[PDB]
Shown are 16 nucleotides from a PDB entry: RNA with a sequence from Homo sapiens. Crystals were grown from: MES, MgCl2 and Li2SO4, pH 5.6, VAPOR DIFFUSION, SITTING DROP, temperature 292.0K. The depositors describe the entry as "Crystal structure of GCC(LCG)CCGC duplex containing LNA residue". On the sample the depositors note: Similar sequences occur in mRNA in humans. The structure was determined by X-ray diffraction at 1.95 angstrom resolution and released in 2012. Taxonomically the source falls in Homo (Eukaryota, Bilateria, Chordata, Craniata). Ions in the entry include sulfate.

C1' cells in the first nucleotide's frame, strides 16, 4: 500500500 | 468524504 470494520 | 482508531 490494499480489504473490511469503527464514528472514538 | 475528512480525520484517523482497530485487525479481522
Nucleotide at each position: 500500500g490494499c480489504c473490511g470494520c469503527c464514528g472514538c